Solved structure of RNA from Saccharomyces cerevisiae, 94 nucleotides shown. The structure was determined by cryo-EM at 3.1 A resolution and released in 2022. It comes from the structure "Cryo-EM structure of RNC-RAC complex in presence of Ssb from S. cerevisiae 2".

RNA sequence: GCCUCAGGAUCUGCUUAGAGAAGGGGGCAACUCCAUCUCAGAGCGGAGAAUUUGGACAAACUUGGUCAUUUAGAGGAACUAAAAGUCGUAACAA
Numbered sequence: 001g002c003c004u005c006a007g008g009a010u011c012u013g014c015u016u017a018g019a020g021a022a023g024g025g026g027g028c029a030a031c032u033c034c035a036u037c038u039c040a041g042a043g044c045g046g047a048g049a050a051u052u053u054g055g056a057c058a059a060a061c062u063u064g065g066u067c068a069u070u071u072a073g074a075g076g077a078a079c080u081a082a083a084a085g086u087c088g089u090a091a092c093a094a
Base pairs, nucleotide, nucleotide: 001057002055003054006051010047011046012045013044014043015042018039019038020037021036023034024033025032026031
């Protein structure tokens, strides 16, 4: 980083829902309807950032271990090299 348990900043819609009153309508003592700006208060919601449980994938780091290939080294034993170094003359001749 991804998948899930959550989470809920934030935003939005619907139904009412009670109140103020705007403003109009009708019977005109009554009452009723319809709109509106506002919000308590209720659900129904939907989207939803930060953060977060667990899982798997797992870079990178540490720890050793292991393989592979180079590489340091006092010293040691080499081997070869080279016109005339020194000692002897083993071998070719029985």
Protein in the same entry: Zuotin. Taxonomically the source falls in Saccharomyces (Eukaryota, Ascomycota, saccharomyceta, Saccharomycetes). The work is reported in "Structural remodeling of ribosome associated Hsp40-Hsp70 chaperones during co-translational folding" (Chen et al., Nat Commun, 2022). The reconstruction used 65,816 particles. An Rfam search finds the family "Eukaryotic small subunit ribosomal RNA" in it.